[PDB]
Annotation:
This is an experimental structure of RNA with a sequence from Drosophila melanogaster, with 60 nucleotides shown. Among the 2 different proteins in the entry, which are not shown, are Endoribonuclease Dcr-1. Jouravleva et al. published it in Mol.Cell in 2022: "Structural basis of microRNA biogenesis by Dicer-1 and its partner protein Loqs-PB". The reconstruction used 149,443 particles. The entry also models calcium ions. The depositors describe the entry as "Structural Basis of MicroRNA Biogenesis by Dicer-1 and Its Partner Protein Loqs-PB - complex IIa".
Context: bound to proteins that are not shown
RNA sequence: UGAGGUAGUAGGUUGUAUAGUAGUAAUUACACAUCAUACUAUACAACCUACUACCUCUCU
Numbered sequence: 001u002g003a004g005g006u007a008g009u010a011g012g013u014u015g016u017a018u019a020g021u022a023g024u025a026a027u028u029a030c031a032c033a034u035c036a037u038a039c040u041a042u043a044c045a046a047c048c049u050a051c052u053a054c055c056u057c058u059c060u
Stems, first nucleotide, its partner, number of pairs: 002057007010049013023035001
Other pairs, nucleotide, nucleotide, family: 009050cWW024034cWW025033cWW027032tWH028031tHS
């Protein structure tokens, strides 16, 4: 390793939602209600990337 299309598969980013773990309170009797306090997950999605398999037009 021409260009395109499709399927997986493997990485990551971002969004949206449901959360979690730690911390923390003051309203509150005390809690629920937390949380532009820190970290992340899952589900869905958008995108970027890599490889493989099939193809089509090339090219030879």